[PDB]
Context: one part of a larger RNA, bound to proteins that are not shown
Molecule: 23S ribosomal RNA, nucleotides 536 to 1274
Organism: Deinococcus radiodurans R1
RNA sequence: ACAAGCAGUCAUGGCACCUUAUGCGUGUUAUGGCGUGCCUAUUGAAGCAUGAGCCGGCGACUUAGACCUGACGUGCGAGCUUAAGUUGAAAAACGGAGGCGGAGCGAAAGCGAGUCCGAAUAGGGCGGCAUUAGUACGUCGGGCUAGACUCGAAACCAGGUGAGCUAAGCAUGACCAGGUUGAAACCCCCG
RNA sequence: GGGGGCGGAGGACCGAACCGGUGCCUGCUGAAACAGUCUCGGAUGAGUUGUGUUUAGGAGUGAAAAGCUAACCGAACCUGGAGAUAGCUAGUUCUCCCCGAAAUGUAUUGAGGUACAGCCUCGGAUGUUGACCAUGUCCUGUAGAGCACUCACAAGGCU
RNA sequence: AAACCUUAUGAAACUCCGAAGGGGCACGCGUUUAGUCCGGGAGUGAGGCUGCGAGAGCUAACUUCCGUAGCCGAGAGGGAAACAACCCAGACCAUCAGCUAAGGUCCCUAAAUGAUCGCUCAGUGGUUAAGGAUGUGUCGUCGCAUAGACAGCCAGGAGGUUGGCUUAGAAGCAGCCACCCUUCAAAGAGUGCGUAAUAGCUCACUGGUCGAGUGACGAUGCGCCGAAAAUGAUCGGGGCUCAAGUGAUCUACCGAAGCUAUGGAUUCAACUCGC
RNA sequence: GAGUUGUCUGGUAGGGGAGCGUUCAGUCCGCGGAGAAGCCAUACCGGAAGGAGUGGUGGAGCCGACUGAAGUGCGGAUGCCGGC
Numbered sequence: 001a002c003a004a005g006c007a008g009u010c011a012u013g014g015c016a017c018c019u020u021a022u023g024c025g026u027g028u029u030a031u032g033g034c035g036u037g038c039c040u041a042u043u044g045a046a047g048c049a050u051g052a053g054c055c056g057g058c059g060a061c062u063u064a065g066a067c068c069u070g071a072c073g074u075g076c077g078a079g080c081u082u083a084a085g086u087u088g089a090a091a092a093a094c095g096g097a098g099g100c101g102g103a104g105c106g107a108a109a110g111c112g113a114g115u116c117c118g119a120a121u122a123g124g125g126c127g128g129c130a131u132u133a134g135u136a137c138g139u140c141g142g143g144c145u146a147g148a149c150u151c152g153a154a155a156c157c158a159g160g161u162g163a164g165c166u167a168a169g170c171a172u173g174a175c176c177a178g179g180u181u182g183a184a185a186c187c188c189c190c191g
Numbered sequence: 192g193g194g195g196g197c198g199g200a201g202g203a204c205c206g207a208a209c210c211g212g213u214g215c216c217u218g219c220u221g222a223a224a225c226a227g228u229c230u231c232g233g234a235u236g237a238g239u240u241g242u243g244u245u246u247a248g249g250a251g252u253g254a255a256a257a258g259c260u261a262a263c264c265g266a267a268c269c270u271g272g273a274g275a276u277a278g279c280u281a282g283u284u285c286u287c288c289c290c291g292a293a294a295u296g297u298a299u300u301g302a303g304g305u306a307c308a309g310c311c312u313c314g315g316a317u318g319u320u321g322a323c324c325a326u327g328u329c330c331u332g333u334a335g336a337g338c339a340c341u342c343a344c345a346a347g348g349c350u
Numbered sequence: 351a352a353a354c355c356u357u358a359u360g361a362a363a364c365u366c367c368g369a370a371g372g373g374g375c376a377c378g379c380g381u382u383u384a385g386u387c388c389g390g391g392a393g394u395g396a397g398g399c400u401g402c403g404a405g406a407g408c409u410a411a412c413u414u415c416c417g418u419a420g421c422c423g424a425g426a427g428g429g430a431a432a433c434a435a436c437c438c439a440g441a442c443c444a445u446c447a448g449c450u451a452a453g454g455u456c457c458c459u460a461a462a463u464g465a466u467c468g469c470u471c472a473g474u475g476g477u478u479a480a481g482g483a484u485g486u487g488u489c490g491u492c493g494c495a496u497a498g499a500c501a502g503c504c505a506g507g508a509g510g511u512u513g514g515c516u517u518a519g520a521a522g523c524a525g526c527c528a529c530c531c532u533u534c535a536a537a538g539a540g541u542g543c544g545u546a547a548u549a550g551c552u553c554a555c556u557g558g559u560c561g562a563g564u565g566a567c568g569a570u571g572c573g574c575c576g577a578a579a580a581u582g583a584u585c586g587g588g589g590c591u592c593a594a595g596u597g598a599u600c601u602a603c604c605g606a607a608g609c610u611a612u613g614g615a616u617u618c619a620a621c622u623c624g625c
Numbered sequence: 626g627a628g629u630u631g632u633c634u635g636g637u638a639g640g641g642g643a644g645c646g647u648u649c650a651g652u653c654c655g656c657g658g659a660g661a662a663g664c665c666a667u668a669c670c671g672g673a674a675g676g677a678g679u680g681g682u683g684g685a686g687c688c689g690a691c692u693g694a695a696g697u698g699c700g701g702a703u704g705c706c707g708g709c
Base pairs, nucleotide, nucleotide: 008034009033010032011031012030013029014028015027016026017025018023020677038051040049053709054708055707056706057705058704063146064145065144067143068142069141070140071139072138073137074136075135076134079100080099081098085094086093087092104111105110115124116123149282150281152279156272157271158270159269160268161267167246168245169244170243171242172241173240174239175238176236178205179204180203181201186196187195188194189193209233210232211231214229216227217226248264250260251259252258285644286643287642288641289640290639295308296307297306298305299304309394310393311391312390313389314388315387316386317385321382322381323380326376327375328374329373330372331371335367336365337364341361342360343359345357346356347355348354397422398421399420400419401418402417403416405414406413427438428437429436442614443613444612445611447610448609449608453604454603455602456588457587458586462601464600465599466598467597468596469595475590481575482574485572486571487570488569490567491566493564494563502559503558504557505556506555508532509531515525542551543550615634618631619630621628645698647695648694649693650692651691652690653689655687656686663682664681665680666679667678669676670675
Other pairs, nucleotide, nucleotide, family: 002003cHS020667cWH025668cSS037052cWW038701tWS039050cWW042044tHS043397tSS043434tWS045049tHH059699tWS059702tHS060282tWS060699tWH061283cHS062148tWS075080tSS077133tSS084095tHS088091tWS103112tSS104114tSS105124tSS106109tHS113126tWS114125cWW117122cWW129130cWS133134cHS141390tSS146148tWS151280cWW153276tWH154275cWW155273tWW162248tWH162261tHS163166tWS163246tWH163251tWS167252tSS167258cSS176207cWS177206tHS181200tWW182198tWS182199tWS182200tHS183199tHS184198tHS185197tWW190192cWS208234tWS212213cHS212230cWW213230cWW215228cWW218223cWS221222cHS221223tHS222226cWS247250cSS248267tHS249266tWS250266tHS253256tWS286673cSS287672cSS291638tHS292393tSS292637tWH293394tSS293424tHH294423tHS311639tSS312640tSS321384cSS324378cWW325377cWW332368tWS333369tWH334368tHS337339cWS338340cHS338361tWH340364cWS349353tWW350351tHS365366cHS392639cSS393638cSS398435tSS404415cWW407410tHS422434cSS425441tHS426440tHS428452tSS438451cSS441635cWS450606tWH452605tHS454461tWS460604cSS463594cWH470593tWH473475cWS476589tWW480576tHS483573cWW489568cWW496498cSS498499cHS498562tWS506536tWS507554tHS510530cWW513527cWW514526cWW516520tWH516524tWS519546tWS521547cHS522542cWH523543cWH533537tWW536537cSS537554tWS538540cWS538553cWW540541cHS544549tHS545546tHS545547tHS585588tWH589594tWS616633cWW617632cWW622628cWW623626tWW623627cWW636637cHS644674tSS646697cWS654688cWW657685tHS660685tWS661684tHS661686tSS662683tHS
C1' cells in the first nucleotide's frame, strides 16, 4: 500500500510530549484551500535556454602619489603649510628650499583695475561684485596613472631543451624456408 | 634465324620468415590512446634491420599529405616578457529605510561599443516662477469636403 | 480633334474652402504643488504588447518602421479556465471585522435554480464567407375580394397560320428580325414538356362548381445549410431549453493587498520642550 | 533625541541614509580548573543584520564597552582543494 507531485504554505482534526515549556506550546500526521526551483541572460524564463551531485573550507572593486576635483570634520585665518634632512627616540621637536591664496586681459611685447580687437566706440574676458577666504591635515564620493573588480584566450617575442618516437643522411654488421619459369652467351641440325 | 643441347638471367612468378596494411567484421569505460580474427600486398630489390652517428623550430627532413620532427605540428616543447590583450562570456557575498530611471536624439572604421544631451539621485541657492483647468489673443492646412488651378476620368452636345 | 456647353467623378506628392483638436503668449478672475540655477555621483543608449493615426507587406504575420496614449519592462492583488501586455485596480505592518470595483451568484467554489416582458428547437449558445431556403418573431410597400380572386376540380383555350428570314427540314418553343389583323362569355403568331419535323399534354385568359382571404417585393430580431486533417474526446467540466441560451428593465447579495474599522512603525513637514 | 497633528512609504539598473557581524590593535571593566574558546540542543529578546538564558560536550584561554586599522560577511563563476 485507489494516488497525480518545485516538495511548500495556510486552516482545522488525530496521536504523542512537557527543562525559554500547560499555550498564542513543541514534534508528528490526516484532510481541505492556495501554490510554475534558484541564479544568470532577456522585449519576455518553471522553462524542453546558461550553471550546478552534496557538504565543508579557499574565493572577486584594492593599494599607491608632496597628483586632480567635490562633500563632511578640524586647526590656524589677509594669511595657511613645510619636503628632504638634523637631533632625540618606552615619546617628538627641529628643519622656510618650496607650495597655495593675494590681479586680471592679451597671440606675445606688455599694461594694469584695468586689458584686448581697432584710427576711435561697439564688444570679449576681468573689476567694483548688491555680497562670503583661504590653507593645512583626516575620513569619504569620484578622476587620472599602475595588473586596477576576479577568473578565461587564439596568439606574439626572447633564451634554452629534444632525431632514445618519427622523417632522412652517413660508417659498419646481419637477414630473405622451399618451389616455378628458363634471358644473353657457348655448342650442333637448317636457310 | 627456326630445332636441339647447355647455361642459370631478372625492380620475373608462387609462397614462409620478415616488411606492409586491401576488404569485412569485432572492438569503442577496448586486451590495446589505433589493435584482434579472417582476407589481401610486397616476399634478390627503389628490399628488410641491428649498432654507432649527423641534421630542428620560419628551422630540419619529406618518391610530396602542409606529412613527420617524443601518443593533438598550416609552425614542437620548456622557461621567461607575463597579472600579454580581451569593445566578448561568466561571477561579484551583511541588514533595514528614502528616492528612482533608461532602451530616445545627435556623431562615430559607428551599429551588442563609446562621447554629449535627455531621463534618476544627493546637496546648496532661489522661491511659487511648476502643474492642471478657464478666459483672452495669435499661429496651422490634416479630417471632411470641393473642382476654381495641375493630373486623371463617365455619357452626351458642338464644328 | 484641342478648346467650348449640359450632365457626372477621383486625388499622398491638386486646393475655391476647411473644422474638432493641437501650439505660443497674457492673466490669474481658482484648484493644486512643484519648478529653475550651481555643484558631487550615476545608470540607460537591445525594448515589448494593445487601441488610435500612417508607410512598407498581400489593408498577411506573436511581421517591419515612425507617430500617439496606456500597461509589462521594474508590478504583487481580483478578473479573463490556464494566460507579460487586456478589464478593475499601485501591496508600510498586524486582525478568525465591515463596503465596493472588473467580473460574477444551478453543482465542481464564494454569492438570486431572482423578478417582468420577449426571443431562440439550432446544443444555436460553444467553428468563416460568397451563395442558397415557404425556419420562425416585429414592422413596412403594394393587388386581386364576396361584382366570388389565390390554389383544387369540368370544359373551352379558336381564325389567316406553317407570320417572314435562315437551315436537311425549324410550323409558339435551334435560331436571328418582328410580335399586326379576324372571331369572342376568351384564346399569347404564344411559358414549359414533347418530335427528325406538326401532332400529343398543362399553363396565360374566359365560363362553371365550391368557401374566406390570398398572392408578390423588399427591411429587421434570432436561427438553417454552406462547415473535411492527421494520438482522445469535450462550452474549464459536470450539465443546461421544465433555460444554467438570449434581447431589455429593476434590485438584493458575492467579490481584491482598492476603500473602511482598530492597533502599531517608518518618511518628510509643522508647532516648542530639553540648549 | 522624544511628543500629538497632517502626510508618506510596489520597485531593477543607480543615487542617499542608518546600522549588524568577523579578525587585528589601543584603553576600560572584568571572567575562567567549583572550568575558558570552540562544538551540539532549545518553545526567550530585538524592526533586520543579529543577541542572550540555560543545558550538553570540551579541557584552556576568553567576553563586554569605547576608539582605531582591514586579507571583514559566498549558492552560483563547466570556479579551487578535500571528503562523501